[PDB]
Context: one part of a larger RNA, bound to proteins that are not shown
Molecule: 23S rRNA, nucleotides 1298 to 2030
Organism: Enterococcus faecalis
C1' cells in the first nucleotide's frame, strides 16, 4: 500500500456575553445553570522525583481544537535544639570475633551487633511569599549545655556524684456496657453588623450574615486506682537506708500514697474577626 | 485593588461522642513484646555543690509538588488497584437514602438528524409461564409500629415462619402512646434507600475454604470417632554435617492413616498381602579357615615322567548377622464376605433336606438410589396431560456399616419437584427516553490481501 477517510475518539452539563489573538466551540474573565459533598471536599504515609512558581512558546506530546497545558524554553523555589529520622532503645528477621560443622565453595552459630510498623522524646497561637513555613517573621515558651554575677552551704567526722553491678519501673489481650469531660452539632422575637426588599403582601414573631482565640504558667479539677504500718528473721554473686520474702501484732466504710481528662486565669493592650474599604491605580 | 488599612457582637438553651479520663471498671479464655530512657540502692567517684539572674551554645537527613490521583501500579492525561486521618446539615438508627454545607467539579471532539439495527432505560389491552433446558431475565417483597405466627426440633431454634392491621395533615385532649374529632388526594415510610414467600426430595451437619483469570461444589477443612507410633538426644520433619524445627512440650503430650456434629449403630473372613511378636529348624554376604588341586624347578630321572622349599592360579569342610521360609496375632489394617438340586391338602413359592465349594459367605439398616443396564420398571400421589419430582414395591445389571451404614433439628448464592404472589418469559408485539449507528466538520487505526 488494502481494509478507509472506515473502527474508534476512554463512563458526565451546559449557555451566553466579554476579553485575548493572525485564528477560538475548546485560553482568559463574569453570569446564571449543572455535578460530587463517608466526597469528586481537607490532610497526610507509599510511589514518583522538579511534575511546584514565574514569565515566554506553539515544532512534537494533548485521541478534536488551542492563544491552553503536568508538554517545551528561560529563570527561580524546599529555612527547624522542639516535626519526622540519625547521634536512644530494642521485635521478627538478619549479620556474627573466636567457635562448631563440612571435597571446595561453604553451612550453621556465641560474644557482640543491626534492624520499626513497637518504645522513649523540649513549643505553640497567628501572621507573611508567586512558589517553603510548628522550619521564617511576631508574640510568648520548653530541653540540654556553657561562661560569668549574687546568694547560700561543703571541703576528705566529706556535701554531693554515682555503676556496665542489687532493683523498681517501663510493661501491653478481647468483649461489654455505666459514668465524667470536651470537639462537634442545633435552636433563640440573645447580641452585633447591614438591609425594607414593588410580582399581590410584610417596619415585625421581616431578611441575610457572623457569634472566639493556643503552648506555657499559675491555681484548681469530673475522678480513677491503692490498704498503712510495726516487731522479728531470711534474702538480694560482693554493699545497701534499695528491693524480695517468711511469720507475726494493729489497721483497713477509712486512713495516707499515687494518677486525672478537663476547668478558670494569665499568655490578651494580642490575635483572628460580618463587614466596610484607600491614594499616586 | 478589593489590596493597603480599619473592625462590630462572642450570649442562653438542646444535644452530645469507643475524641479523651482508659483498657478505668467489669467479665471472659484463646491468657495477651522486649530493651532503653526513668527512679532507687550502695559499691565507687569525689571538691566543692545548688539556687536565683545575666549573656550565651545546640550538628546532619527529609521538609517543593501530586497523593481514592492526568504527577502513585496498570505500555496511554486507562471506567481498574491504592495504608491512615478529619469528613457538615434536614429527614434517619445510620458514615445507608436523597438534596444540600465548607470545599471541590462541568471530566480534552464537537454540530446536526431524531431510520433499520444494536445497547441501556420506561409504559403496556386482555391473558398470566401457555416462554424456556430451567420462571434465565424482569416482575413483584422491602422500612417502621401493632396482631399474630405451623409441622419439626439437637429445646437454642425453626421465625421477620405464615397472614394480617397501621402510617398524612389540622385541632382538642394527654396517662407522653396514644385517644376522640376533623380534613384532603387515585394513592400519606405520597420521593430515594432498607425480605417475595410456602410445601418437599437429594447431599453436606453448621462458620469457614478452593480451580488469580470458564468449575464456589455434593470438593477441602472443621469439631468430634477411632487406629497407630512416640519414654524424651521421643517419635516426625529440614541438613553432608554442625545446626533446627518438634518444645524451653513430656503420653491428658507430639507425630501418622482414615472417618467426619449429632442420635442409633457399625454385623463376618487373620486363608491371602502388610504390621507385630516368636525364633527352634531350613536357606543365606563379606570377613575368618585354609584340605587339596594346577604353574614354576633345587633336585632326582629305565625318551616317560617324578618332584623337596619358596613364590603363585585357584580352592573345598568348617564358621558366619539379619532377612526369607515358617509359627502366632492382628481388619476404624491392605482386603474380601458363593454355588447347584429337591421339597407343603390348588398355583406359586418354598420355612424344610441333599450335596459341593470357601479364610468367610453381606448382617443390621437402606434399595430403579448422586448407585438401576433392561427403564419413562410397576403400583400410588400430585396434573387436562408428568421420561422428571414425592411415597411405595424389591429380579440390588453392579448398597451396605469409620474409602463408615441409617437417620437428623438448624444452615446452603447446593442440586431436585410443586405452589402462592408476580409479571413483555410468552400469546404477539406496540410506543416513548438516551448512547452508538445516519449526515456535516476535526481526528484516524486493525486484523486480511
Nucleotide at each position: 500500500a488494502u481494509g478507509a477517510g472506515u473502527a474508534g475518539c476512554g463512563a458526565a452539563a451546559g449557555a451566553c456575553a466579554g476579553g485575548u489573538g493572525a485564528g477560538a466551540a475548546u485560553c482568559c474573565u463574569g453570569u446564571c445553570c449543572a455535578c460530587c459533598g463517608u466526597a469528586u471536599g481537607a490532610c497526610u504515609a507509599a510511589g514518583g522525583u522538579u511534575u511546584c512558581c514565574u514569565g515566554g512558546g506553539g515544532a512534537a506530546g494533548g485521541c478534536u481544537c488551542g492563544u491552553c497545558c503536568g508538554c517545551c524554553c528561560a529563570g527561580g523555589g524546599u529555612u527547624a535544639g522542639u516535626c519526622g529520622g540519625g547521634a536512644c532503645c530494642u521485635a521478627a528477621g538478619c549479620c556474627g570475633a573466636g567457635g562448631c560443622c563440612g571435597a571446595u565453595a561453604g553451612g550453621c552459630g556465641u560474644a557482640g551487633g543491626c534492624g520499626a510498623u513497637g518504645g522513649a522524646c523540649a513549643a505553640c497561637a497567628g501572621g507573611u511569599u508567586g512558589a517553603u513555613a510548628u522550619u521564617c517573621c511576631u508574640g510568648u515558651a520548653c530541653c540540654a549545655g556553657u561562661u560569668g554575677u549574687u546568694u547560700u552551704u561543703g571541703u576528705u567526722u566529706g556535701a554531693g556524684c554515682a555503676a556496665u553491678g542489687g532493683a523498681g519501673g517501663g510493661a501491653c489481650g478481647c468483649a461489654g456496657u455505666a459514668g465524667g469531660c470536651u470537639a462537634a452539632g442545633g435552636a433563640a422575637u440573645g447580641c452585633a453588623u447591614g438591609c425594607g426588599a414593588u410580582u399581590g403582601g410584610a417596619a415585625g414573631u421581616g431578611c441575610a450574615u457572623g457569634u472566639c482565640c493556643a503552648a506555657g504558667c499559675a491555681a484548681u479539677g469530673a475522678g480513677u486506682c491503692u490498704u498503712g504500718a510495726g516487731u522479728a528473721g531470711a534474702g538480694u554473686u560482693a554493699a545497701a537506708u534499695g528491693c524480695u520474702u517468711u511469720a507475726c501484732u494493729c489497721u483497713u466504710u477509712a486512713a495516707g500514697g499515687a494518677c486525672a481528662a478537663g476547668u478558670u486565669g494569665u499568655g490578651a493592650c494580642g490575635g483572628g474577626g460580618a463587614g466596610c474599604g484607600a491614594a499616586a491605580u | 485593588a478589593g489590596u493597603a488599612g480599619c473592625g462590630a457582637a462572642g450570649u442562653u438553651c438542646c444535644u452530645g461522642a469507643c475524641g479523651u479520663c482508659a483498657c478505668a471498671c467489669u467479665g471472659c479464655c484463646a491468657a495477651g513484646a522486649a530493651a532503653a530512657g526513668c527512679u532507687u540502692c550502695u559499691a565507687g567517684u569525689g571538691a566543692g555543690a545548688a539556687a536565683a539572674c545575666a549573656a550565651c551554645u545546640g550538628c546532619c537527613c527529609g521538609u517543593a509538588c501530586c497523593g481514592u490521583a492526568a504527577a502513585c501500579c496498570g505500555a496511554c492525561a486507562c471506567a481498574g488497584g491504592u495504608a491512615g486521618u478529619c469528613g457538615a446539615g434536614g429527614a434517619g438508627a445510620g458514615u445507608a437514602u436523597c438534596c444540600u454545607a465548607a470545599g471541590g467539579u462541568g471530566a480534552g471532539c464537537g454540530a446536526g438528524c431524531g431510520a433499520a439495527c444494536u445497547c441501556u432505560c420506561g409504559u403496556u389491552a386482555a391473558g398470566g409461564a401457555a416462554c424456556u433446558c430451567g420462571g434465565c431475565a424482569a416482575a413483584a417483597u422491602g422500612a417502621c409500629c401493632c396482631c399474630g405466627u405451623a409441622a419439626c426440633u439437637u429445646c437454642g431454634g425453626g421465625a421477620g415462619a405464615a397472614g394480617g392491621g397501621g402510617u398524612g395533615c389540622u385541632g382538642a385532649c394527654u396517662u407522653c402512646g396514644g385517644u376522640c374529632a376533623g380534613c384532603c388526594g387515585c394513592a400519606g415510610u405520597g420521593a430515594a434507600u432498607a425480605g417475595g414467600c410456602c410445601c418437599a426430595a437429594g447431599c453436606g451437619a453448621c462458620u469457614g475454604u478452593u480451580u488469580a483469570u470458564c468449575a464456589a461444589a455434593a470438593a477441602c477443612a472443621c469439631a468430634g470417632g477411632u487406629c497407630u507410633c512416640u519414654g524424651c538426644a521421643a517419635a516426625a520433619u529440614c541438613g553432608u554435617a554442625a545446626g533446627a524445627u518438634g518444645a524451653a512440650g513430656u503420653a491428658u503430650a507430639g507425630g501418622g492413616g482414615c472417618u467426619g456434629a449429632c442420635g442409633c449403630c457399625u454385623g463376618c473372613c487373620c486363608g491371602g498381602u502388610g504390621c507385630u511378636g516368636g525364633a527352634a529348624g531350613g536357606u543365606u554376604a563379606a570377613g575368618a579357615g585354609g584340605a587339596u588341586g594346577g604353574g614354576u624347578u633345587a633336585g632326582c630321572u629305565u625318551c616317560g615322567g617324578c618332584g623337596a622349599a619358596g613364590c603363585u592360579c585357584a580352592g573345598a569342610a568348617u564358621u558366619g548377622a539379619a532377612g526369607c521360609c515358617c509359627c502366632a496375632g492382628u481388619a476404624a489394617a491392605c482386603g474380601g464376605c458363593g454355588g447347584c438340586c429337591g421339597u407343603a391338602a390348588c398355583u406359586a413359592u418354598a420355612a424344610c433336606g441333599g450335596u459341593c465349594c470357601u479364610a468367610a459367605g453381606g448382617u443390621a439398616g437402606c434399595g430403579a438410589a448422586a448407585u438401576u443396564c433392561c427403564u419413562u420398571g410397576u403400583c400410588g400421589g400430585g396434573u387436562a396431560a408428568g421420561u422428571u419430582c414425592c411415597g411405595a414395591c424389591c429380579c440390588g445389571c453392579a448398597c451396605g456399616a469409620a474409602a463408615g451404614g441409617c437417620g437428623u433439628a438448624a444452615c446452603g448464592a447446593u442440586u431436585u419437584g410443586g405452589g402462592c404472589a408476580c409479571u413483555g418469559u410468552c400469546u404477539c408485539a406496540a410506543c416513548g427516553a438516551g448512547a452508538g449507528a445516519c449526515u456535516c466538520g476535526g481526528u484516524g487505526a486493525a486484523a486480511u490481501u